[PDB]
The RNA has 34 modelled nucleotides. On the sample the depositors note: RNA WAS PREPARED BY IN VITRO TRANSCRIPTION WITH T7 RNA POLYMERASE.
C1' cells in the first nucleotide's frame, strides 16, 4: 500500500479545536488476512 467482518448509524454536513476575520486542521470502535 491491498484486503474482509461486525457494531455506532447516520450518512452528509454530523463531531471538536486555533483564529480580530474571511477561513484554517483532523476525523468513531474492535478484531482478521494479504
Nucleotide at each position: 500500500g491491498g484486503a474482509g467482518g461486525a457494531c455506532a448509524u447516520c450518512c452528509c454536513u454530523c463531531a471538536c479545536g486555533g483564529g480580530u476575520g474571511a477561513c484554517c486542521g483532523u476525523g468513531g470502535u474492535c478484531c482478521u488476512c494479504c
The entry is an ensemble of 20 models.